[PDB]
The RNA (rut RNA), together with DNA, has 88 modelled nucleotides. Among the 7 different proteins in the entry, which are not shown, are Transcription termination/antitermination protein NusG, DNA-directed RNA polymerase subunit alpha and Transcription termination factor Rho. The structure was determined by electron microscopy at 4.1 angstroms resolution and released in 2020. The reconstruction used 28,487 particles. Primary citation: Said et al., Science (2021), "Steps toward translocation-independent RNA polymerase inactivation by terminator ATPase rho". Entry title: Transcription termination intermediate complex 3.
Context: bound to proteins that are not shown
RNA sequence: CACAUUCC
RNA sequence: AACCACACCUGGCGUGUGGC
DNA sequence: TATCCGCTCACAATGCCACACGCGCTGCTCGGCCG
DNA sequence: CCGAGCAGC
DNA sequence: TACTTGTGAGCGGATA
Numbered sequence: 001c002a003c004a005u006u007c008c
Numbered sequence: 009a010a011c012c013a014c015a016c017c018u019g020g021c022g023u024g025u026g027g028c
Numbered sequence: 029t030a031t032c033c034g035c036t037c038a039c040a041a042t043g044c045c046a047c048a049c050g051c052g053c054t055g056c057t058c059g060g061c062c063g
Numbered sequence: 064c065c066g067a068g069c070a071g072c
Numbered sequence: 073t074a075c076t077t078g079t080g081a082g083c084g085g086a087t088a
Stems, first nucleotide, its partner, number of pairs: 020051009029088013052072008
Other pairs, nucleotide, nucleotide, family: none
């Protein structure tokens, strides 16, 4: 920098 | 922090008996 | 060779409801790229 | 040898 | 495994 998600 | 999701149970099949 | 007759096999025989119960023992065979 | 599911009697 | 009985269909089979 980007894809993709964020467990109480 | 409460709580939404984490629910609720044996006719598989046969046999026997009885009733309509 | 056609064709009626005799033998053989598939398919059918309410519907509902209620209760109760059941499928064992010995024996045999198959189960498996790792965390 | 161990365990798991299934067959003749 | 054998008291159902009946119906219908199929497969020889034997008679002209």